[PDB]
Context: bound to proteins that are not shown
C1' cells in the first nucleotide's frame, strides 16, 4: 500500500549362461 501488462515438464528397476540373424522363438540356474 493509488498501476508489477493475458499464467507452470516429468521416467534414474528388473539376477547368471546355451541354441538362433533376432531386441521372433524357446530352455536350463
Nucleotide at each position: 500500500a493509488u498501476c508489477u501488462u493475458u499464467a507452470a515438464a516429468a521416467a534414474u528397476a528388473a539376477g547368471c549362461c546355451c541354441u538362433g540373424a533376432a531386441g521372433a522363438a524357446g530352455g536350463g540356474c

The PDB entry is titled "pseudo-atomic model of the RNA polymerase lambda-based antitermination complex solved by cryo-EM". Solved structure of RNA (nascent RNA) from Escherichia coli, 29 nucleotides shown. NCBI's taxonomy places the organism under Bacteria, Pseudomonadati, Pseudomonadota, Gammaproteobacteria, Escherichia. The sample was in a buffer at pH 7.5. The entry has 9 different proteins, among them Transcription termination/antitermination protein NusG, 30S ribosomal protein S10 and DNA-directed RNA polymerase subunit beta'. Ions in the entry include magnesium and zinc. The structure was determined by cryo-electron microscopy at 9.8 A resolution and released in 2017.